[PDB]
Context: one part of a larger RNA
RNA sequence: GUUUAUAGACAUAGCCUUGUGUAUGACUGUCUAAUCAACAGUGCAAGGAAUUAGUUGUGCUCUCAAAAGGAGUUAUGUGAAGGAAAGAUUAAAUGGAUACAUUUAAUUAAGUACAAUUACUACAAAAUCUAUAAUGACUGGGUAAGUCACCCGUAAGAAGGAUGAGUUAGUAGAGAUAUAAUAAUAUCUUACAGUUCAACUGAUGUGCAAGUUUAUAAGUAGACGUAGUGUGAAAGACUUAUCGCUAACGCAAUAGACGUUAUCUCGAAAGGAUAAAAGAAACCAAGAAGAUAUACAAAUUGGUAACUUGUAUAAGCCCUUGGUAAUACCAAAUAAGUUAGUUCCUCAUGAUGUCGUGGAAACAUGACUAUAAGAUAAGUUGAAUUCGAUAGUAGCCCAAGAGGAAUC
RNA sequence: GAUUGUGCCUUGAAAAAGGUGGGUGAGGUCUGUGGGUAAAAAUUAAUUCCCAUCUGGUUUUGGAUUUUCUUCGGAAAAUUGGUGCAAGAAGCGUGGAGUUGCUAACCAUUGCUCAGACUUGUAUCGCCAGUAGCACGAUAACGAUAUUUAUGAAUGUUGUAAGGUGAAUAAAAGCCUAUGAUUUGUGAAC
Numbered sequence: 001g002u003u004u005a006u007a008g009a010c011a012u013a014g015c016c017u018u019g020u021g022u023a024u025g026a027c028u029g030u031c032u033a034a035u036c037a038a039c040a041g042u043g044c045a046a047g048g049a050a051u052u053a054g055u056u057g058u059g060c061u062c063u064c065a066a067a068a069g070g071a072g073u074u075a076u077g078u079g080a081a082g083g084a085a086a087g088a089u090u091a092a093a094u095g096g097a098u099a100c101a102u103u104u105a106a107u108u109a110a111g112u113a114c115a116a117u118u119a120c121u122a123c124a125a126a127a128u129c130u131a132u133a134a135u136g137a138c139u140g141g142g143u144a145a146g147u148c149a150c151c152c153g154u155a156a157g158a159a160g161g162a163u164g165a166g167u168u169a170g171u172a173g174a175g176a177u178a179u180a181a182u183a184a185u186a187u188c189u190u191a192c193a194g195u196u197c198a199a200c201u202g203a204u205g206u207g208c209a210a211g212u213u214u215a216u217a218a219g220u221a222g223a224c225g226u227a228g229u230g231u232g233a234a235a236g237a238c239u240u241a242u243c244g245c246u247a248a249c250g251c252a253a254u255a256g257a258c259g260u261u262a263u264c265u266c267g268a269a270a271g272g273a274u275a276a277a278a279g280a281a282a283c284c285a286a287g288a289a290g291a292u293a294u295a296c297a298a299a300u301u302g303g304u305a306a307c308u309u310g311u312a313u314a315a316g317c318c319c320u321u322g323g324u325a326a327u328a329c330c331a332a333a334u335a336a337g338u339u340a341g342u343u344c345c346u347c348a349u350g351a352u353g354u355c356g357u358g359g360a361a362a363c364a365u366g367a368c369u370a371u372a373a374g375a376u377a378a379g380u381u382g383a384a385u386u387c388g389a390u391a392g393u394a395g396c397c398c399a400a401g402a403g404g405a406a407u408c
Numbered sequence: 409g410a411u412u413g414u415g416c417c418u419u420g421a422a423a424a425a426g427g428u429g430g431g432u433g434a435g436g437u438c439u440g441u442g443g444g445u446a447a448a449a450a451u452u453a454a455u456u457c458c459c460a461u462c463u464g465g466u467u468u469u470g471g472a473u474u475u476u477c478u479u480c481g482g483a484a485a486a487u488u489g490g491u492g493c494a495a496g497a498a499g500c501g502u503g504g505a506g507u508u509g510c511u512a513a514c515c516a517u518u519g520c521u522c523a524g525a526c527u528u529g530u531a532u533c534g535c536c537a538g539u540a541g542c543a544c545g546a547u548a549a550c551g552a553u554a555u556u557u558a559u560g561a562a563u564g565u566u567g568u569a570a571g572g573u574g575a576a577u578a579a580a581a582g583c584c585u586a587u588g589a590u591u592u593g594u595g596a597a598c
Stems, first nucleotide, its partner, number of pairs: 001598009010588003015048005027041004049206001050204008059073005076193003082114001087108009118172003123166001127163004139149002173190007207568004212562010223451001224551003228544004232387003236381008244342006260276006282324006292314007344404004353368006382408002388438003395432004415428004440461005462538005473485003489533008498521003502516003571584003
Other pairs, nucleotide, nucleotide, family: 013020tWH016158cSS017134tSS025043tWH026042tHS026044tWS043569cHS048159tSS058196cWW064068tWS065304cSS075194tHS079117cWW080116tHS081115tHS081175tSS083111tWS083113tHS084112tWH085110tHH086109tHS094335cSS097253tWH098252tWH122167cWW125165tHH126164tHS131159tWH132158tWH134157tHS135589cWH137151cWW138150cWW141147cWW142146tWW143146tWW151155cWH156589cWS180239cWS181379tWS182380tWS222552cWW223447tHS227539tWW228549tSS235384cWW244373tSS250336tHS252284cSS253323tSS254325cWH255281cWS256280tHS257279tHS259277cWW266270tWS288289cHS288318cWW289319tWS290316tWW290318cWS291315cWW291317cWW299307cWW316318tWS343375cWH348399tWS349370tWH350369tHS350372tHS351353tHS351369tWH370372cSS381382cHS391435tWH392433tWS393434tWH394433tHS403432tSS419421tWH421424cHS439546tWW445454tWH447452tWH470488cWW472486cWW476482cWW478482tWS501517cWW507509tHS545548cSS546548cHS570571tHS
């Protein structure tokens, strides 16, 4: 002199460094052409890191006919638990004068269109890797040993940066499917890339301690409240299915102007009557040759449009092809099916309805039926009421209607 | 004021008695029923404490006297009370008899009754138990308020040339903790 423990001294301004190691210099203001001095204020002055905001260019995506521009970049692309409807075709049944119309079933459209894609807590912060500034140390050159210059994470040095950092591992929130819905339970998904790079400016004691607010877990106290907690059935409430009853619907259109030819009438001209062919317009149904609009490609040009040609898609304004049959009233006759609407409990009554009997007829009489339009079954349900007593008590009624229920 | 079939409910019924007109149908209150008391000056509070009563279970069950073997603390006999329930008597009402017709009196059945007297019987003056559909628990169990400890999060709050102390308007040269290209002594390794 070097690597590590133990016991003292000294030192401490922000996340970090240097200066003041001190409650004071620096720093700010006044004065001057400029500097020093002087005067008036003050505790921080200068620089870096991290976080946050802004500007310029560049990258990526979209838009713009070219050129000149604009917008976004928690923008977009792919995958995926899952998944239709309209329309069209065929068959059957019932209707229509005809073209056709109406209701079910199967197939097709088609795995096409469409479609959620977030948050929080643990493992978890030790360890590893790597830069820069100031101070200190070392070496060198003239010295008055101040100044100046060289070398090191391979003889160096802060805050910081890069790894550690991933998971179908845990808990929630959403999305999807099944039991009709509500309620309840079970199962399956919530993914992979992308979100660029650089420069220049403006802000923030970012640490420690205390207080307040809030969440979760475990305890304690009282002259704060309640006949508490758990588990069934019935009634009541809500929704649906099957069968009846009532109403609506159950669909083509119904047309002839202006003229031509022939005959008759008018003593001219100007006008009328009759007959045969034919017909613009209008109305109904089904289609897309042509016209129109949009997109793409080719040709022309140094380049982009327009124009021309070709292909694809949409609409039925514009067009094309067919059709426009059937006198009125009375009697008689007048669908399958679809859509919509409609039901509390107990006790009485028994028609304008149905059936029977009597009468020449209007009617008369007996029996039955609230299907006299509603009847049967299933699913779900937090709190209250009933399944014990007072009690079949009190109250209200006995007539063609009476009493009760329809809870929060 | 009296009466209302069948049916239904109770009996003396298993042979013949009594009650009931009919329909619909609660609310409130209730820990068998009725009456009291209790926290801390007021006020309030009981399924739980006190008194009375009903039903069920258990058992040997007023209180004073008299006579005996007081088997010494147990037996026998005769009087006298309190509190409920039932019956009788009494009263009201309806009938049977009588009267020229009405009352009083006589006889009989059902229903009802104040004060709660009078007479008879029975129970009681020992102990335990009792409700809401069911089970469990009522010194429990749920809900609310207040407060303490531990951990996490949030903020425009306060202090800081100290991370705390001397806890006063302030205030130390001291003490505790943390930090250090600074320095010294004593050991372990070069």
Notes: Shown are 598 nucleotides from a PDB entry: RNA. The entry is indexed under ROOL, RNA, ncRNA, nanocage. It holds a match to the Rfam family "ROOL RNA". About the family: Firmicutes, Fusobacteria (1 example), Tenericutes (1 example). It is annotated as a small RNA. Entry title: ROOL RNA nanocage (env-120). Primary citation: Kretsch et al., Nature (2025), "Naturally ornate RNA-only complexes revealed by cryo-EM". It was solved by cryo-EM to 3.1 A.